[PDB]
Context: bound to proteins that are not shown
RNA sequence: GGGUGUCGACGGAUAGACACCC
Numbered sequence: 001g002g003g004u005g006u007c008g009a010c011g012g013a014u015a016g017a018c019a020c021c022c
Stems, first nucleotide, its partner, number of pairs: 001022007
C1' cells in the first nucleotide's frame, strides 16, 4: 500500500474502530 470479515454510534460526519491475509 492492497484484499476480506466484524465491531461501534440518537451519529447529521462521503464518517469512524478492530481482526485476519498478502